[PDB]
Formats: sequence, structure tokens, C1' cells
RNA sequence: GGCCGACGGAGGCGCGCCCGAGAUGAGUAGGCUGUCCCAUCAGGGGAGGAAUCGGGGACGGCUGAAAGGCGAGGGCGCCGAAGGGUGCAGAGUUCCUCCCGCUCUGCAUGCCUGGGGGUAUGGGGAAUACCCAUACCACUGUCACGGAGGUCUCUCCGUGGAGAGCCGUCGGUC
Repeated sequence: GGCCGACGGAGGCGCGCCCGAGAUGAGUAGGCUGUCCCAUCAGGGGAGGAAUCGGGGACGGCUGAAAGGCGAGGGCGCCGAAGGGUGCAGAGUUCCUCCCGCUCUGCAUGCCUGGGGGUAUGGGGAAUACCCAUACCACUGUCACGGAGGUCUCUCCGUGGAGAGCCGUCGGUC
């Protein structure tokens, strides 16, 4: 020095979990009801059904929530933190059943991402918020490569890679 393993560290609007008056949700869904429409008609897409004493729809009257998501800062756990994709499973989504989609949840998976931001597009969301993906853009941390200064290992210019990294203290083994 290579490889394997443990332990300790650092990026900075660093990451996640929780609390939370309140706002939003919203004069919305829903309940009751008036006129009118469809004329065999029930949902985000599709298959099959029951109900016809059924069903749906439009514009109004009376009343009228909630859940998720946000929340001033704080607590806690942390530095693949965590997020996403994909697989398997659960629950929600119509009046009932099946498939697909979508939302929430658990489990697996180095498939992808160093990190935060700005801009654009697109997905979740009631939404402006908030979340999520991709692209571009500089920024930042890190090591590698090239260079200038300084000369005891530091400052800086440029280029590139990815956290499976990097810096450190060790153990085991070629």
C1' cells in the first nucleotide's frame, strides 16, 4: 500500500419525526327541499349486476361540517440523513361486485439522488400554500487531476467524479 470489518467525525436555509392557537378547507361536501332536464340513464377509466315504488343531472331556496395538507417557533432522532422509482401486501376511492388508475400505510430493493437554492415543465393537493419528479443554471461540501502563490502543509484559479464518497482512530487479512 490493496482488500475486508468496527468505532469517531464534517458539509449547512443539511435531513426526517412529533407538538401546535389558528387560517385555509368553505358558504364547499352533506342533510331537507322548489322548478326543470335526461328516459334507462350511478363513480376518475373500463366489465357485469340490483333497484323503475329506482337512478342521475342543471339553475335556485333553507341549513352547513370534517379529513388530509399548512401553521410562530420548540422538542426528539440524525449526516443515505432522507427522498423517489420498482416489487409484494393492507386500507380508502360508486348503490353492489371485478380490473385499472389515484391517495394513505407496512415490508423489500445500492434502480436513482452529495446537499440546499433559482428557473422551467410535469404529478399529488381544494389551493396560492406544502409535498414530489425531471431538466437547465450557477452555489456549496468533498476527493482526484492540472496550475499559481506560500513553504510544512495552508491559501487560491481551473477541470472532473460520486456519499458504495471523504476525513480520522483502530482490528483482521493479503